[PDB]
Molecule: ppGpp Riboswitch
Organism: Sulfobacillus acidophilus DSM 10332
C1' cells in the first nucleotide's frame, strides 16, 4: 500500500421548505412569516431485528452461550431533490486510535 471493518428498519443530534395546516399584510390572486401534520437524516450518535465469527454440547437438524475492537487533531471539492443537512458522491494533511487480511 490493497482489502476488511456488514445490512434493513425505525429513532435522535439535526434538515430544509413542495404538499396539508397556522401566522402577518391583502378586495382578491397572491407575497411575506413560522415550523406544527408530514417529509431527509449519522461510517465514526440510539434501539431492535438480520449477517459474520467462535466455543461447549448435539437427536448432526441444530441447541445454548460468548464474541463482532478503533474511527482522533484538521482540512476540502461536487450532486439531488421544492430545499437543505451530520442525508449522497470524492477528495486530502498529521509520529492519533485500535481489529482483521494478503
Ligand atoms: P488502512 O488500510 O490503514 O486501514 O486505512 P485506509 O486508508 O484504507 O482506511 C481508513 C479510512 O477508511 C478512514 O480514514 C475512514 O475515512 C474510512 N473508514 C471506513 N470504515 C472505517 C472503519 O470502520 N474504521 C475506520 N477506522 N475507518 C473507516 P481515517 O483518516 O482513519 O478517518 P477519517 O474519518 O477519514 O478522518
Nucleotide at each position: 500500500g490493497g482489502a476488511a471493518g456488514u445490512g434493513u428498519a425505525c429513532c435522535u443530534a439535526g434538515g430544509g421548505a413542495u404538499c396539508c395546516a397556522c401566522c402577518u399584510c391583502g378586495a382578491g390572486a397572491g407575497a411575506g412569516g413560522a415550523a406544527g401534520g408530514a417529509c431527509c437524516a449519522a461510517g465514526c450518535g440510539g434501539u431492535a431485528c438480520a449477517g459474520g465469527c467462535c466455543u461447549a454440547c448435539u437427536u448432526c437438524g441444530g441447541u445454548a452461550g460468548g464474541u463482532u475492537a478503533c474511527a482522533c487533531c484538521g482540512u476540502g471539492g461536487g450532486g439531488a431533490u421544492a430545499a437543505a443537512a451530520g442525508a449522497c458522491c470524492c477528495g486530502u494533511g498529521g509520529c492519533a486510535a485500535g481489529u482483521u487480511u494478503c